[PDB]
RNA sequence: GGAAGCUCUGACCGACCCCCAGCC
RNA sequence: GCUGGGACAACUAGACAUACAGUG
RNA sequence: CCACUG
RNA sequence: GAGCUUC
Ligand code: GUN
Numbered sequence: 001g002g003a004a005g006c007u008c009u010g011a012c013c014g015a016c017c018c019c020c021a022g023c024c
Numbered sequence: 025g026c027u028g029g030g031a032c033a034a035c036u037a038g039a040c041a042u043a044c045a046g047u048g
Numbered sequence: 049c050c051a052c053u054g
Numbered sequence: 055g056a057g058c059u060u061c
Stems, first nucleotide, its partner, number of pairs: 002061005008055001013038001014035001021027003044054005
C1' cells in the first nucleotide's frame, strides 16, 4: 500500500427500498 | 404513513440537494 | 455563482 | 481519519 471484517471517531446534511420499536 | 433509532456509512466529498477546505 | 479535486 | 484481526 491492496482486498475483506471488527470496534470506534466527526459542527450541519444524506431519501425511496430494508429491519426493530412507539401510534388510537 | 407520522415520530425516534439502527443499518446503508470513513461512503468515488459520500443517491440528489445543501454544508467544510483547496484550485481555476 | 460555475467547473474540477479532496 | 485512527486503532486492531485475517490473507
Ligand atoms: N456532502 C457531502 N458530505 C457532506 C457533509 O458532511 N455535510 C453536508 N451538509 N453535505 C455533504